[PDB]
RNA sequence: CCGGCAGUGUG
RNA sequence: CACACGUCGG
Numbered sequence: 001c002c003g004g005c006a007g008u009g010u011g
Numbered sequence: 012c013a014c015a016c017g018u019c020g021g
Base pairs, nucleotide, nucleotide: 001021002020003019004018005017007016008015009014010013011012
Other pairs, nucleotide, nucleotide, family: none
C1' cells in the first nucleotide's frame, strides 16, 4: 500500500 | 475510525 482468519491491546 | 501483536499471503 493491497488480500484471508481469530482473540487481545494501543491511539 | 486508524495502528500493532498472534497466524498466513503479494
Solved structure of RNA with a sequence from Homo sapiens, 21 nucleotides shown. The organism belongs to Homo, within Eukaryota. Method: solution-state NMR. The entry became public in 2020. It comes from the structure "Solution Structure of the Tau pre-mRNA Exon 10 Splicing Regulatory Element". Chen et al. published it in J.Am.Chem.Soc. in 2020: "Design, Optimization, and Study of Small Molecules That Target Tau Pre-mRNA and Affect Splicing".